[PDB]
Context: bound to proteins that are not shown
RNA sequence: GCGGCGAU
DNA sequence: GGAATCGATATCGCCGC
DNA sequence: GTCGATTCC
Numbered sequence: 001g002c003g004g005c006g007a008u
Numbered sequence: 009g010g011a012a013t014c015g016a017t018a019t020c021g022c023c024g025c
Numbered sequence: 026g027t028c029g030a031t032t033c034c
Base pairs, nucleotide, nucleotide: 001025002024003023004022005021006020007019008018009034010033011032012031014029015028016027
């Protein structure tokens, strides 16, 4: 950086 | 002025190629 | 691919 996850 | 372009869901974290 | 709003001609 894109991907996925999870928190509100 | 008018035609040409970006932009549209916020902050933290982890994992991965 | 709507709405618009900011940039350059």
Solved structure of RNA, together with DNA, 34 nucleotides shown. Entry title: Structural basis for substrate selection by T7 RNA polymerase. The work is reported in "Structural basis for substrate selection by t7 RNA polymerase" (Temiakov et al., Cell(Cambridge,Mass.), 2004).